[PDB]
The RNA, together with DNA, has 59 modelled nucleotides. Entry title: The structure of 3 ACTD bound to RNA polymerase II elongation complex with 4 CTG repeats. The reconstruction used 78,486 particles. Ions in the entry include zinc and magnesium. Released in 2025, the model rests on electron microscopy data to a resolution of 2.63 A.
Context: bound to proteins that are not shown
RNA sequence: CUAAGAGUAC
DNA sequence: TCAGCAGCAGCAGGTACTCTTATTCAATAT
DNA sequence: ATATTG
DNA sequence: CTGCTGCTGCTGA
Repeated sequence: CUAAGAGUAC
């Protein structure tokens, strides 16, 4: 930097 | 002055906010 | 032994 | 799951 994942309040 | 029919091919997707993890090879020539 | 190219 | 885009051609009866 990019990608991915877990989420929080709706 | 009016009756009957068909063929194709393509992606992203509500508003803010928090955190973590991993990131392209192998061979040839100077 | 180190950088360019498919 | 969702959402579209458009033309070619008569004789017969």
Background
The 2026 paper behind the entry is "Stepwise transcription stalling by the anti-cancer drug Actinomycin D and insights into short tandem repeat transcription inhibition".